[PDB]
Context: one part of a larger RNA, bound to proteins that are not shown
C1' cells in the first nucleotide's frame, strides 16, 4: 500500500472546566 | 480537635456470584469388591513335578 | 504331552472378621478457604439474636 | 439493659492536591458498520429520484353534518336582521 | 365610536307523536310489575 | 362478615297508553231519519323515527367526514374568443433571367430516272414539353465528412435537370375542423392525423412521485359480502382514543368427569357393488 | 353357459365396521327441596304447563388449574401478501399454480447456521456482574491440538440440519457379520 | 470354502474466467459413528442501579 | 403540602401502516416582568465550557451594529434531505 464517512473502547498528542485551597 | 478535593491500599461486613477442601448422618445385594481367616468344590491360559 | 497344589498358583459355594471399608447416591439451620462485582436508602422506629 | 452480620458501608491509613482524575477534539489500533429516500411478498440492488448549498416550499379556509370534551343557561334557548348607545 | 355595552317584537331550535293522506292525538295502577344494581339505614 | 330492608343510573323482560294497520259499529250530528254522517267501548299480540312526572338551545375546542382548487405538483383532451399566407401550398397581377455544342424536323432548292404520277441523290432549312452539358433549379450515392457540427439539416465527392408543366422577385388573394395539395395527412412562420395567442382552468386523477420538530403509549391488515368492481371503494373483522357497568364473578385457543356427532386414515374384497388370478367339484 | 366350495389381488367418488386429532353439551343459588296463587293456554279432572309468592337447604356453593371481566361510542389504517411444518389438488417437472392446520416474515434488532426476509435459540428500556440456549473450542476466532473405542486412504477424499444436490449396479479396496 | 448381509472406501461421476468443508490447512485428523467431561458466548436466564410507563398504597401535615 | 405537591411498593418496557397523549422551535397579538440594550440589541464565526433520552437551550471568545427577551393567554401563510421540487449561487 484499490474510496471515504459511522459506531463501541482504550492510548498518544493538543485543549480544557470543575473540585480544592476552606470552614468551624 | 470538627467537617471538608482528587485518587489508591487494606480491614471489618453486606448483597450477587464463582471456584477449590475438610467432617459427619442416611440409602443400595443394610452397595458390589476385597483384604484375614476356617470348610467342600472344581479346574485350568497345567505350576512344581512326570 | 498328560495330571489336579505339592517346590506357583488360580476359579466356585459357605463360615468369619463385620454393625468391615470404599465408591456412588442423598442430605446437614456442620464447616474452612481464594477471587469477582455492586454500597442503592440517609434521625428514629420494623422483624430477630445476644446480654 | 446495652450489643449484634438484624429493614442497602462504613471503618483505619497514605499519596497526591495535581491536568492527577474527568471532559472535549484529533488520530491510530481492535471490533462491528452496504445507499438513502421511495413502490414493494422482497431494495446494497444491474429497480426509481438524489452534483453541491442557500432560501422558499404541500391535510388549509368556509357551509354542513357526526362523536367527544368545555362554558353558560335550562324547559326553555340563542343580544350583534335591526334598534339603542356609545367619538 | 369597525369594540364594548343595552333593547321591542319576530323568528330558529327544543317542549308530541303517527299516517301518503284525510285527519286523530300519549296515567287502570305510587306515570305499573319482575330480574340484577349505586348510594344509604338497620341487625350480627 | 353477611343477613334485611331500599332502590337512584341502566340493561333482560311483561304490560299499560298515542298514532297508523285489521276488524267492530254506542252515542251523538242532520241531510236523505228506513237513512246520510259521526265515531264510543270492545278486540288483532301487527307497526312507529312515540308517551310513561320531558332535555334542550346556545358557544368554543378537538377528531373524522361531504361539497369547494381542497395537502402539493402533473395529462392525452374539450370550449369560447382572436392573430398568422415575411416559411411553405395553389390561384392571379405586374417585372426578371437561362454558356457552349449534338441530332437535323416541316418547307424551300438543283440533279437524276421517268411511262403519268412520283422515287433517288446532293444541299438548304433550323423544328423539339429532343439530347451533352454552364449559370441556375434540384438533390441520387458514399447509407463519406460532421453529428455537445460552420449548421435545430451544413460540406464534400457523385449525382438529376438546365428553353420550358421552367426559375424568380415584388404585388395581391385563400385561415384552423379551415385553406392548399401533379395526393407525401404533404404544407399552412424550426409548430400540423387539426396552426399559434389568450382565457374558461388551480379542467378532470380508481395513476406516479413528495408531503417538514422530539420522546412516551398503544399497534394493524392484505380476510368476509356486495359493486360494469379485479391499481378502486362500500361493509363485517382487525386498530386506537374516550367512557360506562359488573365484580368473585363470569368467564378460558386448557385439562379432568359425563355425554354426544362424524365416515378420514386403517381395514375389508370368502358382507353388497366396481374391478380382478387360478385351479377343484356338479354341470 | 353356468352352480358350488376355494385362491391371489385393488379402488378418489365400493363399504359392513373403525381410529387419532379436531368438535357440541354439562358440571348447580337464574341452585334444590317443600307449601302455596294466577290463566282467556291445556287436561276427563287444580290436571298439567309456564310464571310466582311463603319457608327450609345456604359457599366443599357441588371437578383441575388460571385469570378480574364484561358493554358501548366514534375513527383511522388495511381489503397486491410470503416462507416454513404438516396434509392435500392441477403439473412432464419447476425458485411453477392452488388451497387446509398451525408458526412465522412482512412489521424484528439480536446469537448462530461464513453470507440470506421467513432455518435453528432467543423476542429488545440504559448499564454492572453472574449464567446459559442454539452453535462450537488446531489457527484466522473467544474456548481441551481434550478423553473413551473403532472405521477410512481416496491417481483430483471427508468434513455438521434447512443447503445449495446425484442413481441402479458393481469394485480381490476394506471392516464386521449371517447361514450352509 | 462357497454365497449373501451390512459401514466406510473407490467406481458409475461428465463444461465451459482462476476458486472455493468460508480460507488455511488437516490423516492414531482438526474427517466420519459413539460415548463422557471441561471449556466459550446472545439484546434470552438471575441479582443490582438507574430511566420511564402502567398498577396499587399512604399523605390536612 | 408549586395535593398540579410529597411519599411507599410492584409488574413492565420489539415495531411498519395507524391512532394518542406530553414536550422542543417560528412569526404576530393581550397581559405582565422597577426584563435585556449603543458600556453593543438582532445576526453571524467558533478545535472553549455546560444542560436536557431527545427536539433544543444556555454561556466564553470573535465580527457586528438597533433594536430584542423571559413567564400567563390569543393566534398563524410555523420547523425540510428528497417532489426528472423552485428561484439563485457554485
Nucleotide at each position: 500500500g484499490g474510496a471515504a464517512g459511522c459506531a463501541u473502547u482504550g492510548g498518544a498528542a493538543a485543549u480544557c472546566a470543575g473540585u480544592c485551597u476552606u470552614a468551624c | 480537635g470538627u467537617a471538608g478535593g482528587u485518587c489508591a491500599g487494606c480491614a471489618u461486613c453486606a448483597g450477587u456470584u464463582u471456584u477449590c477442601g475438610g467432617g459427619g448422618g442416611c440409602g443400595g445385594a443394610a452397595a458390589a469388591a476385597g483384604a484375614a481367616u476356617a470348610a467342600g468344590g472344581g479346574a485350568a491360559g497345567g505350576u512344581g513335578g512326570c | 504331552u498328560g495330571u489336579u497344589u505339592a517346590u506357583a498358583g488360580c476359579c466356585c459355594u459357605u463360615g468369619u472378621u463385620g454393625u468391615a471399608a470404599u465408591a456412588c447416591g442423598u442430605c446437614c439451620a456442620c464447616u474452612g478457604g481464594g477471587g469477582a462485582c455492586u454500597g442503592a436508602g440517609g434521625a428514629c422506629u420494623g422483624c430477630g439474636g445476644c446480654u | 439493659u446495652g450489643c449484634c452480620a438484624a429493614g442497602g458501608a462504613u471503618g483505619c491509613u497514605g499519596a497526591c492536591a495535581u491536568a492527577a482524575u474527568g471532559g472535549u477534539u484529533u488520530u491510530c489500533a481492535a471490533u462491528g458498520g452496504c445507499c438513502c429516500g421511495u413502490c414493494u411478498u422482497g431494495a446494497a440492488a444491474c429497480a426509481c429520484g438524489g452534483a453541491c448549498c442557500a432560501a422558499g416550499g404541500a391535510g388549509u379556509c368556509u357551509a354542513g353534518c357526526a362523536u367527544c370534551u368545555a362554558u353558560g343557561c335550562g324547559a326553555g334557548u340563542g343580544u350583534u336582521u335591526g334598534g339603542g348607545u356609545g367619538a | 365610536a369597525a369594540a364594548a355595552c343595552c333593547c321591542a317584537u319576530c323568528c330558529g331550535c327544543g317542549a308530541a307523536a303517527u299516517g301518503a293522506a284525510a285527519g286523530u292525538g300519549a296515567a287502570u295502577g305510587c306515570a305499573g310489575g319482575u330480574g340484577g344494581g349505586a348510594a344509604c339505614g338497620c341487625c350480627c | 362478615u353477611g343477613g334485611c330492608g331500599u332502590g337512584c343510573a341502566c340493561c333482560a323482560u311483561c304490560g299499560a297508553c298515542c298514532g297508523a294497520c285489521c276488524c267492530g259499529g254506542a252515542a251523538g250530528u242532520u241531510u236523505g231519519u228506513c237513512a246520510a254522517u259521526g265515531g264510543a267501548a270492545g278486540g288483532g299480540u301487527u307497526u312507529g323515527a312515540g308517551u310513561a312526572a320531558g332535555a334542550g338551545c346556545a358557544u368554543a375546542g378537538c377528531u373524522g367526514u361531504u361539497g369547494g382548487g381542497a395537502c402539493c405538483c402533473g395529462a392525452a383532451a374539450g370550449a369560447u374568443g382572436g392573430u398568422g399566407a415575411a416559411c411553405u401550398a395553389u390561384g392571379c397581377c405586374u417585372g426578371a433571367a437561362u454558356a457552349g455544342g449534338g441530332u437535323g424536323a416541316a418547307g424551300c432548292c438543283a440533279g437524276a430516272g421517268g411511262a403519268a404520277a412520283c422515287u433517288c441523290u446532293g444541299g438548304u432549312g433550323g423544328a423539339g414539353g429532343c439530347u451533352c452539358g454552364u449559370a441556375g433549379a434540384g438533390a441520387u450515392u458514399c447509407u463519406g465528412a460532421c453529428g455537445u457540427g460552420c449548421a435545430a439539416a451544413u460540406c464534400g465527392a457523385u449525382c438529376u435537370u438546365c428553353a420550358a408543366a421552367u426559375u424568380u422577385g415584388g404585388g395581391u388573394a385563400u385561415a384552423g375542423g379551415g385553406g392548399c395539395g401533379a395526393a407525401a395527412g404533404a404544407c399552412u412562420a424550426a409548430u400540423c392525423g387539426a396552426a399559434c395567442c389568450a382565457u374558461c382552468u388551480a379542467g378532470u386523477a380508481g395513476c406516479u412521485g413528495g408531503u417538514u420538530c422530539c420522546u412516551g403509549c398503544c399497534g394493524a391488515a392484505g380476510u368476509u359480502u356486495c359493486c360494469c368492481u379485479c391499481a378502486g371503494g362500500a361493509u363485517a373483522g382487525c386498530a386506537g382514543a374516550a367512557a360506562c357497568u359488573c365484580a368473585g364473578a363470569u368467564c378460558a385457543g386448557u385439562u379432568u368427569u359425563a355425554u354426544g356427532a362424524g365416515g378420514u386414515a386403517a381395514a375389508g374384497c370368502g358382507a353388497a357393488u366396481g374391478a380382478u388370478u387360478a385351479g377343484a367339484g356338479g354341470u | 353357459a353356468c352352480c358350488u366350495a376355494u385362491u391371489c389381488u385393488c379402488a378418489a367418488a365400493c363399504u359392513u365396521u373403525a381410529a387419532a386429532u379436531a368438535u357440541g353439551u354439562a358440571a348447580g343459588a337464574c341452585g334444590c327441596c317443600c307449601u302455596u296463587g294466577u290463566c282467556g293456554c291445556u287436561u276427563a279432572a287444580u290436571u298439567g304447563g309456564a310464571c310466582g309468592u311463603g319457608g327450609g337447604c345456604c359457599a366443599u356453593c357441588g371437578a383441575a388449574u388460571g385469570a378480574g371481566a364484561g358493554u358501548u361510542u366514534c375513527u383511522a389504517g388495511u381489503g397486491g401478501g410470503c416462507c416454513a411444518u404438516u396434509u392435500u389438488u392441477g403439473g412432464u417437472a419447476a425458485g411453477c399454480a392452488g388451497a387446509a392446520c398451525u408458526g412465522g416474515c412482512g412489521a424484528u434488532g439480536c446469537g448462530g447456521g461464513a453470507u440470506g426476509a421467513a432455518c435453528c435459540g432467543a423476542a429488545c428500556g440504559u448499564g454492572a456482574g453472574g449464567u446459559u440456549a442454539a452453535g462450537g473450542u488446531g489457527c484466522c476466532g473467544g474456548a481441551a491440538u481434550g478423553u473413551a473405542c473403532g472405521c477410512u486412504c481416496a491417481u483430483c477424499a471427508g468434513a455438521c440440519a434447512c443447503c445449495a444436490g446425484a442413481a441402479a449396479a458393481g469394485g480381490u479396496g476394506u471392516u464386521a457379520g449371517u447361514u450352509c | 470354502g462357497a454365497a449373501c448381509u451390512a459401514g466406510c472406501c473407490c467406481u458409475g461421476a461428465a463444461a465451459a474466467u482462476g476458486g472455493a468443508u468460508g480460507g488455511c490447512g488437516c490423516u492414531u485428523a482438526a474427517g466420519c459413528g459413539u460415548a463422557c467431561u471441561a471449556c466459550c458466548c446472545a439484546u434470552a436466564c438471575c441479582u443490582c442501579a438507574c430511566c420511564g410507563u402502567c398498577u396499587g398504597g399512604g399523605u390536612u401535615a | 403540602a408549586g395535593a398540579a405537591g410529597c411519599u411507599c411498593a410492584g409488574a413492565c418496557g420489539a415495531g411498519u401502516a395507524g391512532g394518542c397523549a406530553g414536550g422542543c422551535g417560528u412569526g404576530g397579538a393581550g397581559g405582565u416582568u422597577u426584563g435585556u440594550g449603543a458600556c453593543g440589541a438582532a445576526g453571524c464565526c467558533u478545535u472553549g465550557g455546560g444542560c436536557g433520552u431527545g427536539a433544543g437551550c444556555c454561556u466564553g471568545g470573535g465580527u457586528c451594529g438597533a433594536a430584542c427577551a423571559g413567564c400567563c393567554u390569543c393566534u398563524a401563510g410555523u420547523g425540510c434531505a428528497g417532489a426528472u421540487c423552485u428561484u439563485g449561487g457554485u